[PDB]
RNA sequence: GGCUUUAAGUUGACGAGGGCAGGGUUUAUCGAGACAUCGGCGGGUGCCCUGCGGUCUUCCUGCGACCGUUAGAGGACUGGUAAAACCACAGGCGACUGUGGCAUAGAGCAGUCCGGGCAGGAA
RNA sequence: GCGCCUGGACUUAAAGCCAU
Numbered sequence: 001g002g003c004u005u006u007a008a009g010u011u012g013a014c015g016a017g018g019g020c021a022g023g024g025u026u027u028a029u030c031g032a033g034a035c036a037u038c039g040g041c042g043g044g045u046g047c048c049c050u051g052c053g054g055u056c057u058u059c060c061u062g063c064g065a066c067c068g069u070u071a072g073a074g075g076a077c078u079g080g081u082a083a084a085a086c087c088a089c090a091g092g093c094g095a096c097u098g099u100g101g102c103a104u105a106g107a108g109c110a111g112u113c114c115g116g117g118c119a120g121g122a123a
Numbered sequence: 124g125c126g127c128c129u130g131g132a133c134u135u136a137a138a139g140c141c142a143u
Stems, first nucleotide, its partner, number of pairs: 001141011014031003020051006038130001039128004052068005058122006074114006086101006
Other pairs, nucleotide, nucleotide, family: 009095tWS012038cHS012130tHS013014cHS014083cSS015082cSS015124cHS016106tWS018045cSS026028cWH030106cSS031105cSS032033tSS032037tWW032083tWS032084tWS033085cSS033104tWS036131tSS053071tSS055116tWS057118cHH057119tWH072115tWH073115tHS080107tHS083104tWH084103tWH085102tHS092094tHS093135cWS094134cSS107108tSS
C1' cells in the first nucleotide's frame, strides 16, 4: 500500500417544466461544468376513458376534433438573467452534510406569426 | 428529478491475509 470479513456509517436526481374532476395506466417534458443522476420500492402534474367546462359559428342542442379555465393540435421564427458544479462559512476522524454567494441551459417554458367542424334549430 | 433503502458504490474501525 492492496485485498477479505465484521461492525458502524455515507451516498443514492442538479435544477427548469408540468395540476378541472373521477377511474385506469406506467421507465410521464427539458436540459446541466452531474455521469452510480446504477438498482429497488413509493410518489407523480403525462397518457387513455368518462363527467363537467372552453374553442372550433352570434346563441342553443346533438355528434365530432383539440384542449383544461391565459381552455388549438400542428408549424415557423424570436427569446431564455436555473441549479448542481465552484468558492466561503458551519458540522463530521471520514465518506460526506447544511446554509450563503457565484458562472452557465434546454423544453412540451415565454413571445409573435401561421393554423378552426358537421347537422338542426333559434333572433 | 420528488420521498425512502435491503443491493451496488463509498467511509471509518477491528481482525486477518497478500504484496512492497
Shown are 143 nucleotides from a PDB entry: RNA (glmS ribozyme RNA; glmS ribozyme product oligonucleotide). Ions in the entry include magnesium. The work is reported in "Structural basis of glmS ribozyme activation by glucosamine-6-phosphate" (Klein and Ferre-D'Amare, Science, 2006). The structure was determined by X-ray diffraction at 2.1 A resolution and released in 2006. Rfam match: glmS glucosamine-6-phosphate activated ribozyme aptamer. Rfam links the family to the GO terms catalytic activity and regulation of gene expression. Rfam describes the family as follows. This entry contains a glucosamine-6-phosphate activated ribozyme that is found in the mRNA for GlmS. GlmS is an enzyme that uses fructose-6-phosphate and glutamine to generate glucosamine-6-phosphate. The ribozyme catalyses self cleavage of the glmS mRNA that is thought to regulate GlmS activity. On the sample the depositors note: in vitro transcription of sequnce from Thermoanaerobacter tengcongensis. Crystallisation conditions: 14% PEG 4000, 1M LiCl, 100mM MES-NaOH pH 5.6, 5mM MgCl2, 4mM GlcN6P, pH 5.5, VAPOR DIFFUSION, SITTING DROP, temperature 295K.